RNA sequence: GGCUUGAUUGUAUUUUUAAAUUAAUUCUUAAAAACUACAAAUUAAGCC
Numbered sequence: 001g002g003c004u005u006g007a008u009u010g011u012a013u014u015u016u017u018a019a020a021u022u023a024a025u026u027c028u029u030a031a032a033a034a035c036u037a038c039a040a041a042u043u044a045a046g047c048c
Stems, first nucleotide, its partner, number of pairs: 001048005007042003010038003013034007
Other pairs, nucleotide, nucleotide, family: 021026cWS021027cWS022024tHS
C1' cells in the first nucleotide's frame, strides 16, 4: 500500500409509562427502549 474479515455512528421506524384533560377509549406534554431497515465515514487485523 492492496485483497479479505469486521465494528461504529446518522435518517426514518416501533413499543411502554406519567400528568393535563375529555362525554370518552379525550388530546397535548413528559418518560424509556428497539436500536430494527437505508446510506456515508473512522478504524482493528491476516495474507501479498
Molecule: K10 TLS RNA
Organism: Drosophila melanogaster